Solved structure of RNA (THF riboswitch), 89 nucleotides shown.
An Rfam search finds the family "THF (Tetrahydrofolate) riboswitch aptamer" in it. A reference for the family is Trausch and Batey (2014), "A disconnect between high-affinity binding and efficient regulation by antifolates and purines in the tetrahydrofolate riboswitch", Chem Biol. Rfam describes the family as follows. Tetrahydrofolate (THF) riboswitch was first reported for Ames et al. as an RNA motif in 5' untranslated (5'-UTR)regions of folate transport and biosynthesis genes in Firmicutes genomes. Rfam links the family to the GO term tetrahydrofolate metabolic process.
The depositors describe the entry as "Structure of the THF riboswitch".
The 2014 paper behind the entry is "A Disconnect between High-Affinity Binding and Efficient Regulation by Antifolates and Purines in the Tetrahydrofolate Riboswitch".
On the sample the depositors note: T7 in vitro transcribed.
The structure was determined by X-ray diffraction at 2.1 angstroms resolution and released in 2014.
[PDB]
RNA sequence: GGAGAGUAGAUGAUUCGCGUUAAGUGUGUGUGAAUGGGAUGUCGUCACACAACGAAGCGAGAGCGCGGUGAAUCAUUGCAUCCGCUCCA
Numbered sequence: 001g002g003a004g005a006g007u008a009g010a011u012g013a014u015u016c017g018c019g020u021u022a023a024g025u026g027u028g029u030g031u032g033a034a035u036g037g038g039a040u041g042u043c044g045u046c047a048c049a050c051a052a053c054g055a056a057g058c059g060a061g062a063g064c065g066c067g068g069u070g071a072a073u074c075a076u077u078g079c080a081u082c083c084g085c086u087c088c089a
Stems, first nucleotide, its partner, number of pairs: 001088004009077009018067003027051007037083005057064002
């Protein structure tokens, strides 16, 4: 000098839930938190406060839908400045 592993997350599938009495998701402002093995970090991720705004229900029933729905598992994907580690030169 070259190639590579590895973060926060993201997309999807299946499963079990939650909401449908509207929570959750998403949006805006503000305050904070955690972010490859080590340091730092946001125009990425998350938590909370405040604010604005949306919604799809059905079935006799087992259930079926709807929701930028939570989580687990799997698949795909995946660190910016710097240092380290592996391989090749």